Solved structure of RNA (FRAGMENT OF 18S RIBOSOMAL RNA), 27 nucleotides shown.
Primary citation: Lynch and Puglisi, J.Mol.Biol. (2001), "Structure of a eukaryotic decoding region A-site RNA".
Method: solution-state NMR. The entry became public in 2001.
[PDB]
RNA sequence: GGCGUCGCACCUUCGGGUGAAGUCGCC
Numbered sequence: 001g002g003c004g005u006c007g008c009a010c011c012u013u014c015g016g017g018u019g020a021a022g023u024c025g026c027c
Base pairs, nucleotide, nucleotide: 001027002026003025004024006022008019009018010017011016
Other pairs, nucleotide, nucleotide, family: 005023cWW012015tWS013015cHS019020cWH
């Protein structure tokens, strides 16, 4: 890679959700 994990923006009833992929841990 892979998985887990940290975590963005947009959209949204603003209640929440969806998106593009990334941080880091096992490597």